[PDB]
Context: bound to proteins that are not shown
RNA sequence: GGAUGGCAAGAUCCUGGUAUGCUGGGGAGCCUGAAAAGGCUACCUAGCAAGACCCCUUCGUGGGGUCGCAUUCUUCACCCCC
RNA sequence: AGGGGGUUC
DNA sequence: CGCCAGATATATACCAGGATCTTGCCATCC
DNA sequence: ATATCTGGCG
Numbered sequence: 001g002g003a004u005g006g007c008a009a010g011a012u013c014c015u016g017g018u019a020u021g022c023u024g025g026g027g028a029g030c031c032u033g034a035a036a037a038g039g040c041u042a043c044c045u046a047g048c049a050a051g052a053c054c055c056c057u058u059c060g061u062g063g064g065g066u067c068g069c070a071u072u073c074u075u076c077a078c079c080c081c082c
Numbered sequence: 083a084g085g086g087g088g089u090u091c
Numbered sequence: 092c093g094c095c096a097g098a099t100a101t102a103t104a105c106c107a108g109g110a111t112c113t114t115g116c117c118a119t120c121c
Numbered sequence: 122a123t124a125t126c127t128g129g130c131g
Stems, first nucleotide, its partner, number of pairs: 003119007011111010021048006028041001030039003051067003055063002077089006092131004097126005
Other pairs, nucleotide, nucleotide, family: 010112cWH026042cWW027028cHS029040cWW033035tHS049068tWS050068tHS054064cWH057060cWH059060cWS083084cHS096127cWW
């Protein structure tokens, strides 16, 4: 310098979850305030890209079924690959 | 038969 | 008040274990 | 690292 067996480590993602955060709807407790309405710490609940389609339609103007932040020259165009 | 690519100045 | 120039606000942090890869190490055979 | 914010500047 090549072949093979085994070990160890790291990288890139992928799948499914947790806990928070923020906004809305809430109210357990509390503090500035004569107030009146807040804001302070938490907690319950719903959502978390905009949206584009589907599917089932018992037509509910509505249910469940996916995609939706990558591929750095969009859209249009013309040369390729399977 | 839908995808994946490239476009020289 | 217009214009710089420095400062500040952005969602964040975990979990087990598959799929795809690469290194590093050890050893025995041409 | 970027688009805001605040504050000090003239």